[PDB]
Context: bound to proteins that are not shown
RNA sequence: AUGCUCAUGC
RNA sequence: ACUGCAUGAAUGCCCCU
RNA sequence: AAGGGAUGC
Numbered sequence: 001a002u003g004c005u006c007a008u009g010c
Numbered sequence: 011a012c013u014g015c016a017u018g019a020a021u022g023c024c025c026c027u
Numbered sequence: 028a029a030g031g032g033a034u035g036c
Stems, first nucleotide, its partner, number of pairs: 004022001005019005023035001024032004
């Protein structure tokens, strides 16, 4: 270091 | 819970402010 | 690192 991001799911 | 789990998306674009 | 656009003819 995407070894994220972001949705949907009582 | 801006915590898990599971699922899905490279439009995860392109324009702009 | 924040906002908007499907007239995105």

This is an experimental structure of RNA (alfalfa mosaic virus RNA 3' UTR), with 36 nucleotides shown. Method: X-ray crystallography, resolution 3 angstrom. The entry became public in 2005. Crystals were grown from: 2.45M ammonium sulfate, 0.01M magnesium acetate, 0.01M mes, 0.001M samarium chloride, pH 5.6, VAPOR DIFFUSION, HANGING DROP, temperature 295K. It was solved together with Coat protein. The 2004 paper behind the entry is "Cofolding organizes alfalfa mosaic virus RNA and coat protein for replication". Entry title: crystal structure of alfalfa mosaic virus RNA 3'UTR in complex with coat protein N terminal peptide.